[PDB]
The RNA has 34 modelled nucleotides. Hu et al. published it in Nat Commun in 2025: "Scalable modulation of CRISPR&#8210;Cas enzyme activity using photocleavable phosphorothioate DNA". The structure was determined by electron microscopy at 2.6 A resolution and released in 2025. It was solved together with LbCas12a. The sample was in a buffer at pH 7.4. It comes from the structure "Cas12a-PCPS-dark".
Context: bound to proteins that are not shown
RNA sequence: AAUUUCUACUAAGUGUAGAUGGGGUUU
RNA sequence: AAACCCC
Repeated sequence: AAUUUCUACUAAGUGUAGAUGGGGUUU
Repeated sequence: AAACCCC
RNA backbone atom coordinates (compact mmCIF):
# COMPACT_ATOMS: atom_id res chain seq x y z
P A A 1 -1.39 2.98 3.61
O5' A A 1 -0.44 2.55 2.41
C5' A A 1 -0.52 3.22 1.14
C4' A A 1 -0.66 2.24 0.00
C3' A A 1 -1.91 1.35 0.00
O3' A A 1 -2.27 1.06 -1.35
C1' A A 1 0.00 0.00 0.00
P A A 2 -3.80 0.90 -1.78
O5' A A 2 -3.73 0.93 -3.36
C5' A A 2 -3.62 2.18 -4.06
C4' A A 2 -2.91 1.98 -5.38
C3' A A 2 -3.64 1.09 -6.38
O3' A A 2 -3.59 1.67 -7.68
C1' A A 2 -1.40 0.40 -6.15
P U A 3 -4.84 2.45 -8.24
O5' U A 3 -5.84 1.29 -8.63
C5' U A 3 -5.52 0.35 -9.67
C4' U A 3 -6.47 -0.81 -9.65
C3' U A 3 -7.96 -0.47 -9.74
O3' U A 3 -8.60 -1.53 -10.42
C1' U A 3 -7.59 -1.76 -7.83
P U A 4 -9.02 -1.39 -11.95
O5' U A 4 -10.14 -0.27 -11.91
C5' U A 4 -10.75 0.23 -13.11
C4' U A 4 -12.21 0.50 -12.87
C3' U A 4 -12.62 0.57 -11.40
O3' U A 4 -12.60 1.91 -10.95
C1' U A 4 -14.07 -0.91 -12.58
P U A 5 -11.89 2.28 -9.57
O5' U A 5 -12.75 1.48 -8.50
C5' U A 5 -13.87 2.10 -7.85
C4' U A 5 -14.80 1.04 -7.31
C3' U A 5 -14.33 0.35 -6.04
O3' U A 5 -14.59 1.12 -4.88
C1' U A 5 -15.17 -1.26 -7.56
P C A 6 -13.45 1.30 -3.80
O5' C A 6 -13.75 0.13 -2.76
C5' C A 6 -15.06 -0.06 -2.22
C4' C A 6 -15.25 -1.49 -1.81
C3' C A 6 -14.15 -2.09 -0.96
O3' C A 6 -14.24 -1.72 0.41
C1' C A 6 -14.83 -3.65 -2.60
P U A 7 -12.91 -1.41 1.23
O5' U A 7 -12.45 -2.85 1.72
C5' U A 7 -13.26 -3.62 2.63
C4' U A 7 -12.89 -5.08 2.55
C3' U A 7 -11.45 -5.42 2.85
O3' U A 7 -11.15 -5.41 4.24
C1' U A 7 -12.17 -6.64 0.96
P A A 8 -9.76 -4.82 4.74
O5' A A 8 -8.73 -5.97 4.37
C5' A A 8 -8.57 -7.10 5.23
C4' A A 8 -8.01 -8.27 4.46
C3' A A 8 -6.52 -8.18 4.14
O3' A A 8 -5.71 -8.49 5.27
C1' A A 8 -7.69 -8.87 2.22
P C A 9 -4.64 -7.43 5.76
O5' C A 9 -3.97 -6.95 4.40
C5' C A 9 -2.61 -7.31 4.10
C4' C A 9 -2.55 -8.15 2.85
C3' C A 9 -1.24 -8.06 2.09
O3' C A 9 -0.29 -8.96 2.63
C1' C A 9 -3.06 -7.89 0.57
P U A 10 1.09 -8.41 3.15
O5' U A 10 1.99 -8.39 1.84
C5' U A 10 2.20 -9.60 1.10
C4' U A 10 2.59 -9.26 -0.31
C3' U A 10 3.95 -8.58 -0.46
O3' U A 10 4.68 -9.15 -1.54
C1' U A 10 2.26 -7.29 -1.51
P A A 11 5.47 -10.51 -1.34
O5' A A 11 4.60 -11.57 -2.13
C5' A A 11 4.92 -11.88 -3.50
C4' A A 11 3.67 -12.19 -4.29
C3' A A 11 2.92 -10.98 -4.84
O3' A A 11 2.36 -11.37 -6.08
C1' A A 11 1.46 -12.24 -3.51
P A A 12 2.92 -10.76 -7.44
O5' A A 12 4.49 -10.76 -7.23
C5' A A 12 5.32 -9.83 -7.95
C4' A A 12 6.73 -10.34 -8.01
C3' A A 12 6.98 -11.44 -9.04
O3' A A 12 7.48 -10.97 -10.31
C1' A A 12 7.99 -11.94 -6.91
P G A 13 8.99 -10.44 -10.54
O5' G A 13 8.77 -9.22 -11.55
C5' G A 13 9.11 -7.89 -11.15
C4' G A 13 7.86 -7.09 -10.86
C3' G A 13 8.06 -5.59 -10.83
O3' G A 13 6.82 -4.94 -11.05
C1' G A 13 7.65 -6.35 -8.65
P U A 14 6.39 -4.53 -12.53
O5' U A 14 5.15 -3.56 -12.28
C5' U A 14 4.04 -3.97 -11.48
C4' U A 14 3.16 -2.79 -11.19
C3' U A 14 2.26 -2.33 -12.34
O3' U A 14 0.93 -2.19 -11.88
C1' U A 14 3.43 -0.50 -11.41
P G A 15 -0.29 -2.67 -12.79
O5' G A 15 0.02 -4.22 -13.02
C5' G A 15 -0.76 -5.22 -12.35
C4' G A 15 0.13 -6.05 -11.46
C3' G A 15 -0.58 -7.10 -10.64
O3' G A 15 -0.68 -8.31 -11.37
C1' G A 15 0.75 -5.79 -9.21
P U A 16 -1.95 -9.24 -11.17
O5' U A 16 -1.67 -9.90 -9.75
C5' U A 16 -0.83 -11.04 -9.59
C4' U A 16 -1.06 -11.61 -8.22
C3' U A 16 -2.46 -12.16 -8.00
O3' U A 16 -2.56 -13.51 -8.45
C1' U A 16 -1.87 -10.76 -6.19
P A A 17 -3.91 -14.03 -9.08
O5' A A 17 -4.84 -14.28 -7.81
C5' A A 17 -4.61 -15.40 -6.95
C4' A A 17 -5.57 -15.35 -5.79
C3' A A 17 -7.02 -15.11 -6.16
O3' A A 17 -7.70 -16.23 -6.70
C1' A A 17 -6.45 -13.74 -4.34
P G A 18 -8.73 -16.00 -7.88
O5' G A 18 -10.05 -15.54 -7.14
C5' G A 18 -10.91 -16.49 -6.48
C4' G A 18 -11.65 -15.83 -5.35
C3' G A 18 -12.86 -15.00 -5.73
O3' G A 18 -14.03 -15.73 -6.05
C1' G A 18 -11.56 -13.77 -4.22
P A A 19 -14.74 -15.47 -7.45
O5' A A 19 -16.06 -14.67 -7.06
C5' A A 19 -16.70 -14.83 -5.79
C4' A A 19 -16.99 -13.48 -5.18
C3' A A 19 -17.78 -12.50 -6.04
O3' A A 19 -19.19 -12.73 -6.04
C1' A A 19 -15.97 -11.37 -5.05
P U A 20 -20.02 -12.54 -7.38
O5' U A 20 -19.96 -10.96 -7.62
C5' U A 20 -20.55 -10.03 -6.70
C4' U A 20 -20.24 -8.63 -7.14
C3' U A 20 -20.53 -8.34 -8.59
O3' U A 20 -21.91 -8.28 -8.90
C1' U A 20 -18.41 -7.47 -8.08
P G A 21 -22.48 -9.27 -10.00
O5' G A 21 -22.81 -8.28 -11.19
C5' G A 21 -24.03 -7.55 -11.15
C4' G A 21 -23.77 -6.09 -11.36
C3' G A 21 -24.14 -5.22 -10.17
O3' G A 21 -23.74 -3.90 -10.48
C1' G A 21 -25.73 -4.90 -11.82
P G A 22 -22.52 -3.22 -9.72
O5' G A 22 -22.44 -1.78 -10.40
C5' G A 22 -23.51 -0.83 -10.27
C4' G A 22 -23.88 -0.28 -11.63
C3' G A 22 -24.78 0.95 -11.60
O3' G A 22 -24.06 2.17 -11.53
C1' G A 22 -25.73 -0.67 -13.02
P G A 23 -24.48 3.25 -10.44
O5' G A 23 -25.55 4.15 -11.20
C5' G A 23 -25.35 4.59 -12.55
C4' G A 23 -26.69 4.81 -13.22
C3' G A 23 -27.71 5.58 -12.41
O3' G A 23 -27.54 6.98 -12.52
C1' G A 23 -28.73 3.67 -13.34
P G A 24 -27.72 7.90 -11.23
O5' G A 24 -29.23 7.63 -10.80
C5' G A 24 -30.14 8.73 -10.59
C4' G A 24 -31.42 8.50 -11.35
C3' G A 24 -32.69 8.67 -10.53
O3' G A 24 -33.14 10.02 -10.58
C1' G A 24 -32.75 6.58 -11.62
P U A 25 -33.47 10.79 -9.22
O5' U A 25 -34.62 9.90 -8.58
C5' U A 25 -35.94 9.84 -9.15
C4' U A 25 -36.78 8.88 -8.37
C3' U A 25 -36.79 9.14 -6.87
O3' U A 25 -37.65 10.20 -6.50
C1' U A 25 -36.48 6.83 -7.26
P U A 26 -37.09 11.36 -5.57
O5' U A 26 -37.99 11.22 -4.27
C5' U A 26 -37.51 10.54 -3.10
C4' U A 26 -38.50 9.47 -2.69
C3' U A 26 -38.58 9.22 -1.19
O3' U A 26 -39.82 9.73 -0.74
C1' U A 26 -37.93 7.22 -2.36
P U A 27 -39.96 10.38 0.71
O5' U A 27 -38.53 11.04 0.95
C5' U A 27 -38.39 12.31 1.61
C4' U A 27 -38.86 12.21 3.05
C3' U A 27 -38.44 13.35 3.96
O3' U A 27 -39.50 13.76 4.81
C1' U A 27 -37.64 11.29 4.82
P A B 1 -40.73 6.12 4.27
O5' A B 1 -39.30 5.89 4.91
C5' A B 1 -38.90 4.60 5.41
C4' A B 1 -37.89 3.96 4.48
C3' A B 1 -36.48 3.82 5.03
O3' A B 1 -35.87 2.65 4.49
C1' A B 1 -36.42 5.16 3.11
P A B 2 -35.22 1.57 5.46
O5' A B 2 -36.38 0.49 5.61
C5' A B 2 -36.07 -0.91 5.58
C4' A B 2 -36.84 -1.61 4.49
C3' A B 2 -35.99 -2.29 3.41
O3' A B 2 -36.79 -3.41 3.04
C1' A B 2 -37.35 -0.69 2.39
P A B 3 -36.27 -4.50 1.99
O5' A B 3 -37.16 -4.20 0.71
C5' A B 3 -38.60 -4.18 0.83
C4' A B 3 -39.25 -3.42 -0.30
C3' A B 3 -39.17 -4.08 -1.68
O3' A B 3 -40.44 -3.87 -2.31
C1' A B 3 -38.40 -1.88 -1.82
P C B 4 -40.83 -4.63 -3.69
O5' C B 4 -40.91 -3.42 -4.73
C5' C B 4 -41.57 -2.20 -4.35
C4' C B 4 -41.34 -1.11 -5.37
C3' C B 4 -40.90 -1.56 -6.75
O3' C B 4 -41.99 -1.99 -7.54
C1' C B 4 -39.69 0.38 -6.07
P C B 5 -41.73 -2.74 -8.93
O5' C B 5 -41.84 -1.56 -10.00
C5' C B 5 -41.48 -1.77 -11.37
C4' C B 5 -40.98 -0.48 -11.98
C3' C B 5 -39.96 -0.65 -13.10
O3' C B 5 -40.59 -0.82 -14.36
C1' C B 5 -39.18 0.96 -11.55
P C B 6 -40.29 -2.14 -15.22
O5' C B 6 -39.15 -1.67 -16.23
C5' C B 6 -39.30 -0.48 -17.02
C4' C B 6 -37.95 0.15 -17.27
C3' C B 6 -36.90 -0.79 -17.82
O3' C B 6 -36.98 -0.90 -19.24
C1' C B 6 -35.98 0.51 -16.05
P C B 7 -36.35 -2.17 -19.99
O5' C B 7 -34.90 -1.65 -20.42
C5' C B 7 -33.73 -2.49 -20.27
C4' C B 7 -32.61 -1.73 -19.60
C3' C B 7 -31.23 -2.35 -19.71
O3' C B 7 -30.21 -1.36 -19.66
C1' C B 7 -31.91 -2.37 -17.45